[PDB]
Context: one part of a larger RNA, bound to proteins that are not shown
């Protein structure tokens, strides 16, 4: 040495800034602080370690001496005795200690790394008789070396590891998914009008001078009246009517504050506010008094109604982020749609005046002569020059090479080969037909390279639930793909979820746990000699329940009765685990009497009372990270993956639910590699220990250290996870079970019955060798 | 043991065969399973994959014991921020959205909200800077800040421009088959 670019970190080279009158850079020694590795010390504990070792008692065999031997081949060669002897061992008891292990020390003490945060004093504390001293609220002393690129920066290279391209949509991007050659400039939430929230300031039962007037140093600035909006009063469809019984009310809480209290507390007073009951004004639905020139009027008292009301006023007005709606409305894009023009120099096709168009082949009608013929009439040879007739130029087209070219000579040519060529021919020039019209020998083909409705302007910056872009940093908090509802399925309200903005109060206020009490369910499992359904085998029970079989009988269908072998997502008597309600007290508990129109046969009772007893162990647990409340908005409203439950599917990296993690939205260390696996979440940085997963080598760390097991002519080798079955193997290992073994177990091929009967299945093979004679 | 034994027939069982045994021998053996590892069953297309090299009492499998390696994870400190709770006034011995004490905390898409950079132009200020060089631009040269950025030195230049403390917006580009120019 087949990319560059880049992070960490030093090498080198370049190049730069600096200091003493103590600066960097060491090193050493006592110290703290976090570690990390060694040594050695005294305890405790348990079978007050079992053991070893003493003692002693039995005992054996893988039996020691001895004593042996159908023979000592010369150390009793094998084997039989013989229980400790000229060797040992077990095992039980008894004592006496060690040590091991396992915990402790407010024992002691040795190496090494990294850290030195503050900056007068204050403090806990140790020592000391004091004076003070100290390892006690964080480092000092002592020494050296350089003072300059020597350390340091930057940079450029080298090196060892890492490092796929952004930006975008998406469950998922390096993608074989889409924009990006490069560069500079320009490029995309804006202004309004009307409003929510909230914040500011002025005033404040109000406010707003700026329409206008006045006045200026002249669009300012200063002044100002009457008006008008807003608001101070609601409530009905309207006519209308219209807001204190009371200290503008009772009750519970409620911060502050008063009283007494060294506190704790107790007592009064409680504004905001929150619950509840109650009054008021309005609207409905009732009631209907005194009066009436008698139908008018509406007192008074009510009501499981209703109100965006009252109930000792908040508004007004500017201004400013944020949100909304309507304008071009973040920025570009439609096919379109309509109004007013301009085209027929291209091409369509009428119409008028012109032009243009070799030589050939055929050979019509007319015509002449001949030959016929008895008449109609016919036949021969010429003459003529017909034709939307032929061959072929020119023209005119435009067939096949599907040739050439195909960033071309040409946005339609080129070259060959082809139709056609005297007229429905070709073509100038003049005219005429205009866009929902024209013209067509009709292909929607042509109308100026434009045609299933041309071209220009213009409405129009036409709409887009669709696709692309949307410009600085750093901090904090941080989703969602799910509920309903919609001509709703690529898109919105709406609720969660998420920010902010607070606001009331301050210890427990509550809570994705437990316990205890105590509820609720019908899944898992079971169950079917329990119901419902399924289902397998027998048994037992005599009938014109249409069995034939006597006209009481082997061979009867059931149906009963007592077993029986099996099931169930839409079966169940029973029935969990998990997972679910509720309590576990001051708002509580008990003694007494007070209310009323409910209620009772009766203050009986119900419901809220008043007075009084109860002091935080005040009535499980563990935590609480403050509680609780309000307003306002963004973004989502395509998900997927995994464990475990599941449904459809023969199944899928397959389509659907349930619970809980996760991705997405997320690096990191592991899995070679990978959204999801494990591990473990993340400020800069230092040490130290780890998780997971490793430790031959690439690669950091043990070719560790044991006990086995594999040998493949396809070894194996770590979850997700990247795959392998039935079935086999005298491969090799272990292990079950059964048999048979020193009377000699298997094999190693040494060798076979006078048969007791040619006496009794037959009278024809014998008497199981072509049918069992069990003698 | 001298025994009913039933094939390959001089065919009546009778010397080649069988369950049988001894003068050979001289201690195990034989059937039937079970499961651990190998191995058959096991066949696919470029050339290739326990990650590679390799690797056999391994460097394979099953198991047991230490011992070492290392994540942004844990313990400790330091620093930055954030949020909390808190000291701070009779020269607080002159910085009280200031200083100081304590403790906890830090992922992030879409989004929110804060506190800052930056650029046109107003008001005000520094009696700011400038032909003895403003703005501009170019610098592997320095210097502060986490950063947006900000500053100074050197070269080019040749008329105007900044710091602050407020106001306003046509205000901050890599993308848009972006525009226009260039290459």
């Nucleotide at each position: 040495g087949g990319a560059a670019g880049g992070g960490c970190a030093u090498u080198u080279g370049a190049u730069c800034a600096g200091a003493c009158a103590g600066g960097c850079c060491a090193g050493c020694a006592u110290c703290a602080g976090u570690u990390u590795u060694g040594g050695u010390g005294g305890c405790a504990g348990g079978a007050u370690a079992a053991a070893u070792c003493c003692a002693u008692a039995g005992g054996a065999a893988u039996g020691u001496a001895g004593c042996u031997u159908g023979c000592c081949u010369c150390g009793g060669u094998a084997a039989g005795u013989a229980u400790u002897a000229u060797a040992g061992c077990c095992u039980g008891u008894g004592g006496g200690a060690a040590u091991a292990c396992u915990g402790c020390c407010a024992g002691c003490u040795g190496g090494g790394a990294c850290u030195g945060a503050g900056g007068a004093c204050u403090g806990c504390g140790a020592c000391g008789u004091a004076a003070g001293u100290c390892a006690a609220g964080g480092a000092u002393g002592c020494u050296g070396g350089c003072a300059u690129a020597a350390u340091g920066g930057u940079u450029a290279u080298a090196u060892g590891c890492c490092g796929c391209c952004c930006g975008u949509c998406u469950u998922g991007a390096a993608a074989c998914a889409c924009g990006g050659a490069c560069c500079a400039a320009g490029g995309a939430g804006u202004c309004u009008a009307a409003c929510g929230u909230c914040u500011a300031u002025g005033c404040g039962a109000g406010u707003g001078u700026u329409u206008g007037g006045g006045u200026g140093u002249a669009a300012a600035a200063c002044c100002c009246a009457u008006a008008c909006g807003c608001g101070u009063a609601a409530u009905g469809a309207a006519a209308g009517u219209g807001a204190a019984c009371g200290u503008a009310g009772g009750u519970u809480g409620g911060g502050g504050c008063c009283u007494c209290g060294c506190a704790a507390g107790a007592g009064g007073u409680g504004c905001a506010c929150a619950a509840u009951c109650g009054a008021c004004c309005g609207a409905u639905c009732c009631u209907g008094a005194u009066g009436u020139c008698u139908u008018c009027g509406g007192a008074u008292g009510g009501a499981u109604u209703u109100g965006a009301g009252u109930a000792a006023g908040a508004g007004c007005a500017u201004a400013g982020c944020u949100g909304u709606u309507g304008g071009g409305a973040c920025c570009c894009g439609a096919a379109a749609g309509a109004u007013g023009g301009u085209g027929a120099a291209c091409u369509a096709u009428g119409c008028c005046u012109g032009a243009a168009u070799a030589g050939g082949g055929u050979g019509a009608a007319g015509c002449c002569a001949g030959a016929g013929g008895a008449a109609a009439c016919u036949c021969u040879g010429g003459u003529g020059g017909a034709g939307g007739c032929u061959c072929g130029u020119a023209g005119c087209g435009g067939u096949u090479c599907u040739g050439a070219c195909g960033u071309g000579c040409a946005a339609a040519u080129c070259g060959a080969u082809c139709g056609u060529c005297g007229a429905a021919u070709u073509u100038g020039g003049g005219u005429a037909u205009a866009g929902g019209g024209g013209c067509g020998a009709a292909a929607g083909a042509c109308u100026a390279a434009u045609c299933g409705a041309a071209c220009c302007a213009u409405c129009u910056a036409g709409u887009a639930g669709c696709u692309g872009g949307u410009u600085c940093c750093u901090g904090c908090c941080g989703a969602a793909g799910u509920u309903u509802c919609c001509c709703u399925c690529a898109g919105g309200a709406u609720a969660g979820c998420a920010g902010a903005a607070g606001c009331u109060c301050g210890u427990a206020u509550c809570a994705g746990u437990u316990u205890u009490a105590u509820g609720a369910g019908g899944u898992a499992a079971a169950g079917c000699g329990a119901a419902u359904g399924a289902u397998u085998a027998g048994a037992g029970g005599u009938u014109c329940c249409g069995g034939g079989g006597u006209c009481a009988c082997c061979u009867u269908g059931a149906c009963c009765u007592a077993u029986u072998c099996u099931c169930a997502a839409a079966c169940u008597u029973u029935a969990a685990a998990u997972a679910u309600g509720u309590a576990a007290g001051a708002a509580g508990u008990c003694c007494u009497u007070g209310u009323u129109a409910c209620u009772u046969a009766a203050u009986u009772g119900a419901a809220c009372g008043u007075g009084g007893a109860c002091a935080u162990u005040u009535g499980a647990a563990u935590g609480a990270a403050g509680a609780g409340c309000u307003u306002u908005u963004a973004g989502u409203g395509g998900g997927c993956c995994a464990u475990u439950u599941u449904u459809g599917g023969u199944a899928a990296g397959c389509a659907g639910a349930a619970c809980u993690g996760g991705c997405g939205a997320u690096g990191c260390g592991g899995g070679a590699u990978g959204a999801a696996c494990c591990g473990a979440a993340c400020g800069u940085a230092g040490a130290g220990u780890u998780a997971a997963g490793g430790u031959g080598c690439c690669g950091g760390a043990a070719u560790a250290c044991a006990c086995g097991c594999u040998c493949a002519u396809c070894a194996g080798a770590c979850a997700c996870c990247a795959c392998a079955a039935a079935a086999g193997g005298u491969g090799u290992u272990a292990g079950u079970u059964c048999a048979u073994c020193u009377a000699g177990a298997c094999a190693g091929c040494c060798g076979g019955a006078c048969g007791g009967u040619g006496g009794c299945c037959a009278u024809g093979g014998a008497a199981g060798u072509c049918g069992g004679a069990a003698u | 043991a001298g025994g009913a034994g039933u094939g390959u027939g001089u065919a009546a069982c009778a010397a080649c065969u069988c369950a049988c045994c001894g003068g050979c021998c001289g201690a195990a053996u034989g059937a039937a399973c079970u499961a651990g590892c190998c191995c058959u069953g096991a066949a696919a297309a470029u050339g290739g994959a326990u990650g590679g090299c390799g690797c056999u009492c391994a460097a394979g499998c099953g198991u047991g014991u230490u011992a070492c390696c290392u994540a942004u994870a844990c313990u400790c400190u330091a620093c930055c921020g954030u949020c909390a709770g808190g000291g701070u006034u009779g020269a607080u011995a002159u910085g009280a959205u200031g200083c100081c004490c304590u403790g906890a905390c830090g992922a992030g898409u879409a989004g929110g909200c804060a506190g800052g950079c930056g650029u046109g132009g107003a008001g005000g200020u520094c009696a700011g800077u400038g032909a003895c060089g403003a703005a501009g631009c170019c610098u592997a040269g320095a210097c502060c800040g986490u950063a947006a950025g900000g500053u100074c030195g050197g070269g080019u230049c040749g008329a105007a421009c900044g710091g602050c403390c407020u106001c306003u917006a046509g205000u901050g580009c890599a993308g848009a088959u972006c525009u226009u120019g260039g290459u």

The RNA (25S rRNA, nucleotides 420 to 1442) from Saccharomyces cerevisiae has 958 modelled nucleotides. The entry is indexed under yeast, 80S complex, chemical modification, RIBOSOME. An Rfam search finds the family "Eukaryotic large subunit ribosomal RNA" in it. It was solved by electron microscopy to 2.7 angstroms. The depositors describe the entry as "Stm1 bound vacant 80S structure isolated from wild-type". The reconstruction used 289,345 particles. The 2022 paper behind the entry is "CryoEM structures of pseudouridine-free ribosome suggest impacts of chemical modifications on ribosome conformations".